[PDB]
C1' cells in the first nucleotide's frame, strides 16, 4: 500500500425509578467542560446562566395511564485531521 477494532453519543427494548402540587424533555442566547490508545477538533454531545414557550390525567383499591421524562441492562449503530494498534500484502 490494501483491510479492520476502538469515543462522545443515537435508536430500540425491557427492568427501577422520577415527575403529573410540572420537575424533566424539547427551543433561543451567552458562558465553558469532556470526547477511539496519543495530540488536535466541530455544524455532534454536555454542564450552568439568562429567556420564550408548552403539559393527561384516573381508579374503591392492587394499580392504570399521561411525559419529545432518569438511570442500568440488552441489542443495533458509531469519530473529522494526523500518528499509534491488529491483520493481510
Ligand atoms: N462520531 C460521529 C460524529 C462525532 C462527533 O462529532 N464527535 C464524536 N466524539 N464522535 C463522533
Nucleotide at each position: 500500500g490494501g483491510a479492520g477494532a476502538g469515543u462522545a453519543g443515537a435508536u430500540g427494548a425491557u427492568u427501577c425509578g422520577c415527575g403529573u402540587u410540572a420537575a424533566g424533555u424539547g427551543u433561543g442566547u451567552g458562558u465553558g467542560a469532556a470526547u477511539g490508545g496519543g495530540a488536535u477538533g466541530u455544524c455532534g454531545u454536555c454542564a450552568c446562566a439568562c429567556a420564550a414557550c408548552g403539559a393527561a390525567g384516573c381508579g374503591a383499591g392492587a394499580g392504570c395511564g399521561c411525559g419529545g421524562u432518569g438511570a442500568a441492562u440488552c441489542a443495533u449503530u458509531g469519530c473529522a485531521u494526523c500518528c499509534g494498534c491488529u491483520c493481510c500484502a
Solved structure of RNA (THF riboswitch), 89 nucleotides shown. Crystallisation conditions: 2,4-methyl-pentanediol, spermine, sodium cacodylate, sodium chloride, dithiothreitol, pH 7.0, VAPOR DIFFUSION, HANGING DROP, temperature 303K. On the sample the depositors note: T7 in vitro transcribed. Rfam match: THF (Tetrahydrofolate) riboswitch aptamer. From the family's description: Tetrahydrofolate (THF) riboswitch was first reported for Ames et al. as an RNA motif in 5' untranslated (5'-UTR)regions of folate transport and biosynthesis genes in Firmicutes genomes. It was solved by X-ray crystallography to 1.77 angstroms. Trausch and Batey published it in Chem.Biol. in 2014: "A Disconnect between High-Affinity Binding and Efficient Regulation by Antifolates and Purines in the Tetrahydrofolate Riboswitch". The model includes bound 7-DEAZAGUANINE (7DG).